About this RNA: This is an experimental structure of RNA (FANCF sgRNA), together with DNA, with 121 nucleotides shown. The depositors describe the entry as "SpCas9 bound to FANCF off-target5 DNA substrate". Protein in the same entry: CRISPR-associated endonuclease Cas9/Csn1. The 2022 paper behind the entry is "Structural basis for Cas9 off-target activity". The entry is indexed under crispr, cas9, off-target, ternary complex, HYDROLASE. Crystallisation conditions: 0.1 M Tris-acetate pH 8.5, 0.3-0.5 M KSCN, 17-19% PEG3350. Ions in the entry include magnesium and potassium.

Context: bound to proteins that are not shown
RNA sequence: GGGGAAUCCCUUCUGCAGCACCGUUUUAGAGCUAGAAAUAGCAAGUUAAAAUAAGGCUAGUCCGUUAUCAACUUGAAAAAGUG
DNA sequence: CAATACCTGGTGCTGGAGATGGGATTCA
DNA sequence: CCAGGTATTG
Numbered sequence: 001g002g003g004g005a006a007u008c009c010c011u012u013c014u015g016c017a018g019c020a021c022c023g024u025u026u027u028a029g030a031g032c033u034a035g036a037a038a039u040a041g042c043a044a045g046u047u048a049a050a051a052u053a054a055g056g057c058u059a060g061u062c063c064g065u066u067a068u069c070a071a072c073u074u075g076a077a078a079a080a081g082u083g
Numbered sequence: 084c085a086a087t088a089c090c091t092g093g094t095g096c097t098g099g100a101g102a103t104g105g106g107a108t109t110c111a
Numbered sequence: 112c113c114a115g116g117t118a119t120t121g
Stems, first nucleotide, its partner, number of pairs: 004110007012102003016098007023052006031042004055063002057060001071082004084121008
Other pairs, nucleotide, nucleotide, family: 011103cWW015099cWH035037tHS053064tWS054064tHS057058cSS057059tHS058060cSS070083cWW075077tHS075078tHS
C1' cells in the first nucleotide's frame, strides 16, 4: 500500500410474485304523450353481464408490451465474414 | 393531397432479494 | 411530457 471484506446507520435503484378498486366498450333495465313527419313537452337515470392486448400451443388456474436489431455474402438458424 | 386540432388507461395495497453511495469501527 | 394516429376542414 490497497476502490477488496465484515459489521452499524441508512440512501437509491433493479428483478419478481400475489391482490383490490375504478374506467371503457356492446347488450339488458318496455320511456310516455302531441304530431304523418323534422320536432316539442314531460318522465327517467345510481344496476348487471361480458371483454380488457388480436391471440398461441406447450393446453398450464401457462404464455403474449423489457432486453437485443445498418446493409451485404455464406447460412434453416445460430453465427462468422466483407470496405 | 396537405393542414389543424384533438387524442393518448388510471389508482391503491401485500410479500421478498440484491446492488448501490456514503458516513462510521476493524481489517486485507 | 413526446409525438404519431385520426377525423375535420378545405